Record summary: Shown are 69 nucleotides from a PDB entry: RNA from Homo sapiens, together with DNA. The depositors describe the entry as "Cryo-EM structure of human RNA Polymerase I in elongation state". The entry also models zinc and magnesium ions. The 2021 paper behind the entry is "Cryo-EM structures of human RNA polymerase I". Among the 13 different proteins in the entry, which are not shown, are DNA-directed RNA polymerases I and III subunit RPAC2, DNA-directed RNA polymerase I subunit RPA12 and DNA-directed RNA polymerase I subunit RPA49. The entry is indexed under RNA polymerase I, human, rRNA transcription, DNA-dependent RNA polymerase, elongation state, TRANSCRIPTION.

Context: bound to proteins that are not shown
RNA sequence: UAUGC
RNA sequence: GCAUAACGCCACAGAG
DNA sequence: CTGAATTAGACAATGCTCTGTGGCTCTAG
DNA sequence: CTAG
DNA sequence: AGTTGTCTAATTCAG
Numbered sequence: 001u002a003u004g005c
Numbered sequence: 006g007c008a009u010a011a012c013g014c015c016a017c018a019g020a021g
Numbered sequence: 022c023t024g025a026a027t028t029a030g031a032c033a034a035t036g037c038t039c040t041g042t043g044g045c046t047c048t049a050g
Numbered sequence: 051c052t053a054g
Numbered sequence: 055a056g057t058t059g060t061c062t063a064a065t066t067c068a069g
Stems, first nucleotide, its partner, number of pairs: 001010005013045009024067001026065009048053002
Other pairs, nucleotide, nucleotide, family: 022069cWS023068cWW025066cWW035056cWW047054tWS050051cWW
């Protein structure tokens, strides 16, 4: 930083 | 707030 | 006994963006 | 068992 | 199997 919760 | 994943260098091939 | 032009060598640059895959990144001693 |  | 093209270090020539 991204996803999931 | 919690769990996981946190890249370059060559060489090929391609698009316009 | 020293400034002189010249010539060879060193070096720095050579369009833009984008998409993939594959191998290797400390193997040799 | 460490090295350009 | 580059190609220009500038900069610098070596490299020779009378005064």